Solved structure of RNA (piRNA) with a sequence from Homo sapiens, 41 nucleotides shown. Released in 2024, the model rests on cryo-EM data to a resolution of 3.2 angstrom. The organism belongs to Homo, within Eukaryota. It was solved together with Piwi. It comes from the structure "Cryo-EM structure of the EfPiwi (N959K)-piRNA-target ternary complex". Primary citation: Li et al., Nat.Struct.Mol.Biol. (2024), "Mammalian PIWI-piRNA-target complexes reveal features for broad and efficient target silencing".

Context: bound to proteins that are not shown
């Protein structure tokens, strides 16, 4: 890189993940 | 084993 918004997927580096019933393979 | 701070692709939308 003619410009401005609305969704959404890969790669970087900020927490973090406990309940409840205990109980998914 | 997840969303967050982003850094990038492939979608929409406008524009007499």
């Nucleotide at each position: 890189u003619u410009a401005c918004c609305a969704u959404c997927a890969a790669c970087a580096u900020g927490g973090a993940a406990a309940c409840u019933u205990g109980g998914c393979u | 084993u997840c969303c967050a701070u982003g850094u990038u692709g492939a979608u929409g939308g406008u524009a007499a």